[PDB]
Context: bound to proteins that are not shown
RNA sequence: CUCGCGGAUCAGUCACCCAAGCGAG
Repeated sequence: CUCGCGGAUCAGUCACCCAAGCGAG
C1' cells in the first nucleotide's frame, strides 16, 4: 500500500463509500 474487523460525524426509509481505534498479509 491492500485487505479484514469496526462504525466517529454526517445521514435519516440513508445503504455503499468515508473517521477514530484495532487486526492481518
This is an experimental structure of RNA, with 25 nucleotides shown. It comes from the structure "Crystal structure (II) of Nova-1 KH1/KH2 domain tandem with 25nt RNA hairpin". Crystals were grown from: PEG 4000, isopropanol, potassium cloride, magnesium cloride, pH 5.6, VAPOR DIFFUSION, temperature 293K. The work is reported in "Protein-RNA and protein-protein recognition by dual KH1/2 domains of the neuronal splicing factor Nova-1" (Teplova et al., Structure, 2011). Ions in the entry include potassium and magnesium. Protein in the same entry: RNA-binding protein Nova-1. It was solved by X-ray crystallography to 1.94 A.